[PDB]
Overview
This is an experimental structure of RNA, with 21 nucleotides shown. It was solved together with LGP2. Released in 2016, the model rests on X-ray diffraction data to a resolution of 1.5 A. The depositors describe the entry as "Structure of chicken LGP2 witha 5'p 10-mer dsRNA and ADP-AlF4-Mg". Uchikawa et al. published it in Mol.Cell in 2016: "Structural Analysis of dsRNA Binding to Anti-viral Pattern Recognition Receptors LGP2 and MDA5".
Context: bound to proteins that are not shown
RNA sequence: GGUACGUACCC
RNA sequence: GGUACGUACC
Repeated sequence: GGUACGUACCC
Repeated sequence: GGUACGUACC
C1' cells in the first nucleotide's frame, strides 16, 4: 500500500 | 445509508 471486519459516532 | 478510528489478513 490492498482488503475485510470490529468499536465509536451520525443518519 | 454513511463517517472516523482500530485490528486482522494479504